Annotation
Solved structure of RNA (26S rRNA, nucleotides 413 to 1425) from Thermochaetoides thermophila DSM 1495, 971 nucleotides shown. The sample was in a buffer at pH 7.5. The entry has 53 different proteins, among them 60S ribosomal protein l9-like protein, 60S ribosomal protein l23-like protein and Ribosome biogenesis regulatory protein. Thoms et al. published it in Embo Rep. in 2023: "Structural insights into coordinating 5S RNP rotation with ITS2 pre-RNA processing during ribosome formation". It holds a match to the Rfam family "Eukaryotic large subunit ribosomal RNA". A reference for the family is Yusupov et al. (2001), "Crystal structure of the ribosome at 5.5 A resolution", Science. Method: electron microscopy, resolution 2.63 angstrom. The entry became public in 2023. Taxonomically the source falls in Thermochaetoides thermophila (Eukaryota, Dikarya, Sordariomycetes, Chaetomiaceae).
Context: one part of a larger RNA, bound to proteins that are not shown
C1' cells in the first nucleotide's frame, strides 16, 4: 500500500457532565434565653378547635456548642446464604422383555471337523499325508438345575455437586409447609479498595465484522433511462360558490337579528320588525284532487320496565287501511247533459299511518373557476420595421496592359461585266487572357469554447456588360419582392418583430417540504363492437348503531353422491 | 375395465333440529283417474337429554372515503402441440409491498417471517485452512494428461474402454478343464469344372468316404505349378480351476474455439472425493425464560381520609409494511387573554471536539461573538416546514 464516507463493539488519545464534601434520631456535658403545661380574659373559628396579653422561675420548653452511639448515604468490586431460567457431570433405586438374550460352574444325551492325542507312511528332520470321535486340547447342538443370576438397552422414582445470566415489586394482607420459624404472592446479608475524570460520556482514529447512489420512471420486476459540481434564501392541494356526509351548539313546528332601520364608547358591541327562504303535504303533463274502519291496526321478534299476568322504545320482517295517478262498473239527483258517489284491478309515490326541521362551528369527499407547481407546437386582436436584404424610379461615381480582328475604305491582279483573288486600312463583338473590383469553385486545407454566431490561406468564376455602387424615393406580413430557391423580407420565415388576449390547453414529462403510534391492500368475477374501452364484484380503512341477538366454520367424522378404478373371489353365481 | 358377494388411495359435492320434526284439518286458482300427491293455510303431538367431532376477542346493518381491478414465477390437474423449443385454462403457494440465517453471489431455492435488550436451545446448512464448529468414527468403492465435490437437461447411443471391483445365467473340469511346450495334423485325391499354368490356399458349385486317437475335399503364409510352413482337430508332459455372455457401482472417451481464471479460494488422493450409517458440535431476528416501551382488550377506584377520575392501580395478548385510511404530537409568522413573564448588571440572531431531556421531529442549559427587544401556557389565524423540479436569484 487502487476511493473515501456509514452500523455494531472494544481500545488508545483528547476533552468533559454528574455524583460525593454529610444528614437525621438518640444518650451525655456546658452555654444563652423563656413564644413549656395548666388556668384566666379578649377575639377569630371549621362550634371545637387556634390566636393574641398575663401566669411559667427553670427535673418544662427552645436554639447554640463538644463528645458518644444507632441509621441512611456515592463509585466499583469480592464471598455467603436464596430466588428464576439454563447447561453440565457423578450417585442411589424401582420396573420392563424369551421375567432380555449370552456366559460361568454342575447333571444328561447326541455329533461333527479347519481331527487333539495315539498310531500309520513320507522327508529338507523342519513339518506334511492317512485314521477317527477326547485320550496327553477342545468344539457345536439338545434338555434341566444354580436362577426371580448378571449386564446391555428401553421406561421410571429421587439424591449430591459444577458454572452463567437475571433480582422486575415495594408496609400487612393471599396460598402453604419441615410452624419459636421458613427456601411460602420477585435479594438479602457481610467485607475490601476508591472518593476521583477511578465508573460513565462526548470527539478523533487504528483494530474485528456489517454495509451498492440518492431522487424519479416502468412494467410485475430489474436493467436501461432522467435529474443531482457545492452553499444560502425562494419554492408546489389554496380561496370562493354549491351540494353531500359525520362531529359539536342554539332554538324546535318551527328556525333564520345583521337587505333594511333604530343606537353607538363608531367597520365593533347591542336592539328591531314587515316581508321573506327553507321545513310543516303529497301526487299528476294538466285540469285538479288530497292522506284514522280499529286506544293510528293484526301477526313474530326486540332493549327497558312490572303488580312478575304483562307492558313493550328504536329498529326489523310480513299482513292491513288512507291520499294523489291509471283503468273498468257508473248511485241518489239534475242547467237531461251535467255530476262522480259506489265497488273493484294493476303498478306507481324515498306518500299518510302519535311532524324534526331551520341556522352555524369543524372535517372528509364532489362540482366549477388559474384551481397543486412549472413547461409545448399553436390560435386571434391591434401595431412597428426595406439601416440587412429583394426589386423597381429620380440623381451621381468608378472599371490596368494584351489577343482576335466585323462592317465600311484604299491599292494591285483578273474578269465583258456581276464578281474573285492579294495586300493594306478600319476597330465590331451581352467575344477571349488578365490587374483591380465583383463573386465563392476546390482543399481528407487553418480555424473549431475562433480574429470572426461564417472569420484566414492557397486555387477558382468574371472583368466593358443581363457588370460594381453611394444617396433619395417606392412596395409592409391574410402582404411585399422574387431570373422561382419556399429564397429573401434588420443573425428572426412553409409565414417577420412588438405588445395583448394569456397564469391558453397536454390525458404527456418533470416536481411536490416535520416526527411518532394504529390498520392494511390488489390482477378476466359479472355485463355491455373492439382498439385510442368502460363500468362493476371482490379485497381495505374511519365512524357509528343494534340485545356484539343469532353463533358460524377454505377442518375432520357420520349418511349419501361422483370417482367401482385397484383389489379379493369365480371349492358364490355369471363372466 | 366391460364377472361380481365385498370394496381400493387422492382430494371432491350435498345434509346434519325447536329457526326443527312431522299427524291432521280444510281450499286450490297446481297437479292427479281421484280428497290422489304438492301447495297454501289451521289446530295438534313432540324440553327428559336440543340429537357428531374441534375451535370461536371470529356478530350483523348502515354510512363515508381510498387504491388496484386481462401483472411476473412456481408445484399439481387437464387440454393442445414442435426437428427441438412449448402454448392455453383450472387450484393452490410466493412476489409486486419483506427484513434476517443459509445456498460463496443473485426477483423467483431451502430455512424462517421482524418493537428494544439479556441467557439458553434449535432450523436449513455446515465442522481442513480462509471459518464458528471433527484432519471424528464404521464397513467399503474410485487414480481422472486440468477427477469429483448442488446433480438431475443436452452433448449421448441397443456408443466405445486388453480400467476396476460387485453379482447374474450358460457351459468345461483328476474319466485331466483354460494357458503353454514335444510331437501327429494322414489315404481316395492333383475331388468336378474352368485356367497359358491353378495340385486345400486367384475363381464357380458341390463338400464324402476310409483310417481314425484326429486331421476341414482347408485357417493363413508360400510356389508359375509343386515343394515347405502354419491352423482347425487329437496324443504326451504338466496339475485345479476355468471360460463366454450379460447386469450393477466408480473410472477414462462420448467434440472444442479464442483476454488470463476459477467445485467462492487454497488445497485435498486409506481424502478435505463417492455411497449408507453413527457420535458430538456451530449459530437466524425462529422457539423458551426474564426485563422495558408502546397498543389494544377485561377489571377496581365516593355517605370521597378526596381524582391533572382527561387520573391510578391490577391481570392478559399482540408488535414487518408499498399504495391506501385515521390519531397524536413537534415546529414557524400574526391576534385575544394570561404568566404582576425575560430584557443594556444583555433581548432576538449567529458559533460551539462543551452538557442534560426526549424513540423521534424537537427543546433546554454552560462558554464565545453581539447589541433592542423576545418568550412560556389556553385559544384564534395562515403565503405554515425542501434535497431534489435541465428549479429562481445570489455566491462560491
Nucleotide at each position: 500500500g487502487g476511493a473515501a464516507g456509514c452500523g455494531c463493539u472494544u481500545g488508545u488519545g483528547a476533552c468533559c457532565a454528574g455524583a460525593c464534601u454529610u444528614g437525621c434520631g438518640c444518650c451525655c456535658g456546658g452555654c444563652g434565653g423563656a413564644u413549656c403545661a395548666u388556668c384566666c380574659g379578649g377575639u377569630g373559628u371549621u362550634c371545637u378547635c387556634a390566636c393574641c396579653g398575663g401566669u411559667g422561675c427553670a427535673c418544662u420548653c427552645c436554639g447554640c456548642c463538644g463528645g458518644g452511639c444507632u441509621c441512611a448515604g456515592g463509585c466499583c468490586a469480592g464471598c455467603a446464604u436464596c430466588g428464576g431460567u439454563u447447561c453440565u457431570g457423578g450417585c442411589g433405586g424401582g420396573g420392563g422383555g424369551a421375567u432380555a438374550a449370552a456366559g460361568g460352574c454342575c447333571c444328561a444325551g447326541g455329533g461333527a471337523a479347519u481331527g487333539u492325542g495315539g498310531c500309520u507312511c513320507c522327508u529338507c528332520c523342519g513339518g506334511g499325508a492317512g485314521u477317527g470321535u477326547u485320550a496327553u486340547a477342545g468344539c457345536c447342538c439338545u434338555g434341566g438345575g444354580u436362577g426371580u443370576a448378571a449386564u446391555a438397552c428401553c421406561c421410571u422414582c429421587g439424591c449430591c455437586g459444577g458454572g452463567a445470566c437475571c433480582g422486575a415489586g415495594g408496609a400487612c394482607c393471599g396460598c402453604g409447609c419441615u410452624c419459636u420459624g421458613c427456601a411460602a404472592g420477585g435479594a438479602u446479608g457481610c467485607u475490601g479498595g476508591c472518593g476521583u475524570a477511578a465508573u460513565g460520556g462526548u470527539c478523533a482514529c487504528c483494530a474485528g465484522c456489517g454495509a451498492c447512489c440518492c431522487g424519479u420512471c416502468u412494467u410485475g420486476a430489474a436493467a436501461c433511462a432522467c435529474g443531482g459540481a457545492c452553499c444560502a434564501a425562494g419554492g408546489a392541494g389554496u380561496c370562493a360558490a354549491g351540494g353531500u356526509u359525520u362531529u359539536g351548539c342554539g332554538c324546535g313546528a318551527g328556525u333564520g337579528u345583521u337587505u333594511g332601520g333604530g343606537u353607538g364608547u363608531a367597520a365593533a358591541a347591542c336592539c328591531c320588525g314587515c316581508a321573506c327562504g327553507c321545513g310543516u303535504a303529497a301526487u299528476g303533463a294538466a285540469a285538479g284532487u288530497g292522506a284514522a274502519c280499529g286506544u293510528a291496526g293484526g301477526u313474530g321478534a326486540g332493549a327497558g320496565c312490572u303488580u312478575c299476568g304483562g307492558c313493550g322504545c328504536a329498529u326489523c320482517a310480513u299482513c292491513g287501511a288512507c291520499c294523489g295517478a291509471u283503468c273498468c262498473u257508473g248511485a241518489u239527483g239534475u242547467a237531461u247533459u251535467c255530476g262522480g258517489a259506489u265497488g273493484g284491478a294493476u303498478u306507481u309515490g324515498a306518500g299518510u299511518a302519535g311532524g324534526a326541521g331551520c341556522g352555524u362551528u369543524a372535517a372528509g369527499c364532489c362540482u366549477u373557476g388559474g384551481a397543486c407547481c412549472c413547461g409545448a407546437a399553436a390560435g386571434a386582436u391591434g401595431g412597428u420595421g426595406a439601416a440587412c436584404u429583394a426589386u423597381g424610379c429620380u440623381u451621381g461615381g468608378a472599371u490596368a496592359g494584351g489577343g482576335u480582328g466585323a462592317a465600311g475604305c484604299c491599292a494591285g491582279a483578273g474578269g465583258a461585266a456581276a464578281c474573285u483573288c492579294u495586300g493594306g486600312u478600319g476597330g465590331a463583338g451581352g467575344c477571349u487572357c488578365g490587374c483591380a473590383g465583383c463573386g465563392g469553385u476546390u482543399c481528407u486545407g487553418a480555424c473549431g469554447u475562433g480574429c470572426a454566431a461564417a472569420u484566414c490561406g492557397a486555387u477558382c468564376g468574371u472583368c466593358a456588360a443581363a457588370u460594381c455602387u453611394g444617396a433619395g424615393c417606392a412596395u409592409g406580413g391574410g402582404g411585399g419582392c422574387g431570373a422561382a430557391a419556399g429564397a429573401c423580407u434588420a443573425a428572426u420565415c412553409g409565414a417577420a418583430c412588438c405588445a395583448u388576449c394569456u397564469a391558453g390547453u397536454a390525458g404527456c414529462u418533470g416536481g411536490u417540504u416535520a416526527c411518532c403510534g394504529c390498520c392494511g391492500a390488489a390482477g378476466u368475477u359479472u355485463c355491455c363492437c373492439u382498439c385510442a374501452g368502460g363500468a362493476u364484484a371482490g379485497c381495505a380503512g374511519u365512524g357509528u348503531c343494534g340485545a356484539c341477538c343469532u353463533u358460524c366454520a377454505g377442518u375432520u367424522u357420520u349418511a349419501u353422491g361422483a370417482g367401482g378404478u385397484a383389489a379379493a373371489g369365480c371349492g358364490a353365481a355369471u363372466g | 375395465a366391460a364377472c361380481u358377494u365385498u370394496a381400493a388411495a387422492u382430494a371432491u359435492g350435498u345434509a346434519a333440529g325447536a329457526a326443527g320434526c312431522c299427524c291432521u284439518u280444510g281450499u286450490u286458482a297446481c297437479u292427479u283417474a281421484a280428497c290422489u300427491g304438492a301447495a297454501c293455510g289451521u289446530g295438534g303431538g313432540c324440553a327428559u337429554u336440543c340429537g357428531a367431532a374441534u375451535g370461536u376477542a371470529u356478530c350483523g346493518a348502515c354510512a363515508c372515503u381510498a387504491g388496484u381491478g386481462g401483472g411476473c414465477c412456481a408445484u399439481u390437474u387437464u387440454u393442445g402441440g414442435u426437428a427441438a423449443g412449448c402454448a392455453g385454462a383450472a387450484c393452490u403457494g410466493g412476489c409486486g409491498a419483506u427484513g434476517c440465517g443459509g445456498g460463496a453471489u443473485g426477483a423467483a431455492c431451502c430455512g424462517a417471517a421482524c418493537g428494544c435488550g439479556g441467557g439458553g436451545u434449535u432450523a436449513a446448512g455446515g465442522u481442513g485452512c480462509c471459518g464458528g464448529a471433527g484432519u471424528g468414527g464404521a464397513c467399503g468403492c474410485u487414480c481422472a494428461u486440468c477427477a469429483g465435490a448442488c446433480a438431475c437437461c443436452a452433448c449421448a447411443a441397443a456408443a466405445g474402454g486388453c480400467g476396476u471391483u460387485a453379482g447374474u445365467a450358460c457351459a468345461u473340469c483328476u474319466u485331466g478343464a483354460c494357458a503353454g511346450c514335444a510331437g501327429g495334423a494322414c489315404g481316395g485325391u492333383g475331388g468336378c469344372c474352368a485356367u497359358g499354368g491353378a495340385a486345400g490356399u486367384c475363381g464357380g458349385a458341390a463338400u464324402c468316404c476310409g483310417c481314425u486317437a484326429a486331421g476341414g475335399a482347408c485357417u493363413g503364409u508360400g510356389u508359375a505349378a509343386c515343394a515347405a510352413c502354419u491352423c482347425a482337430c487329437c496324443u504326451g508332459c504338466c496339475g485345479a480351476a476355468u471360460g463366454u455372455a450379460c447386469u450393477a457401482g466408480c473410472c477414462c472417451u462420448g467434440a472444442a474455439a479464442a483476454u488470463g481464471g476459477a467445485u467462492g479460494g487454497c488445497g485435498c488422493u486409506c481424502a478435505a472425493g463417492c455411497g449408507u450409517c453413527c457420535c458430538a458440535c456451530c449459530c437466524a431476528u425462529a422457539c423458551c425464560c426474564c426485563g422495558c416501551c408502546c397498543u389494544c382488550a377485561g377489571g377496581g377506584u365516593a355517605g370521597a381520609a378526596a381524582c391533572g377520575a382527561u387520573g391510578c392501580c391490577c391481570u392478559g395478548a399482540g408488535g414487518a409494511g408499498u399504495a391506501g385510511g385515521c390519531g397524536g404530537c413537534c415546529g414557524u409568522g400574526g391576534a385575544g387573554g394570561u404568566c404582576a413573564g425575560u430584557g443594556a448588571c444583555g433581548a432576538a440572531g449567529c458559533c460551539u471536539a462543551g452538557g442534560g431531556c426526549g424513540u423521534g421531529a424537537g427543546c433546554c442549559c454552560g462558554g464565545g461573538u453581539c447589541g433592542a427587544a423576545c418568550g412560556g401556557c389556553c385559544u384564534c389565524u395562515a403565503g405554515u416546514g425542501c434535497a431534489g423540479a435541465u428549479c429562481u436569484u445570489g455566491g462560491u